[PDB]
Context: bound to proteins that are not shown
DNA sequence: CTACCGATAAGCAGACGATCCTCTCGAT
DNA sequence: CTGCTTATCGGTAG
C1' cells in the first nucleotide's frame, strides 16, 4: 500500500 | 356474425436509500 | 412505499 469488514465521533 | 385491433386493467421489476470525519482488524 | 413492460377486450367491419 489497496479491497473489503467491525467499531466509533459531529 | 367471428375475427382484428388499440386499448384499458392486470402484473412483475429496481435505482436511490446525511454529510464528513476517525480508529482498527483480516486478508492479500 | 413504482417506470417499462403484460395478457384482457368491446366496437366495428369483412
Nucleotide at each position: 500500500a489497496u479491497c473489503g469488514a467491525g467499531a466509533g465521533g459531529a
Entry title: RNA Polymerase II Elongation Complex in 150 mM Mg+2 with 2'dUTP. This is an experimental structure of RNA, together with DNA, with 52 nucleotides shown. It was solved by X-ray crystallography to 2.9 angstrom. The entry has 10 different proteins, among them DNA-directed RNA polymerase II 13.6 kDa polypeptide, DNA-directed RNA polymerase II subunit 9 and DNA-directed RNA polymerase II 140 kDa polypeptide.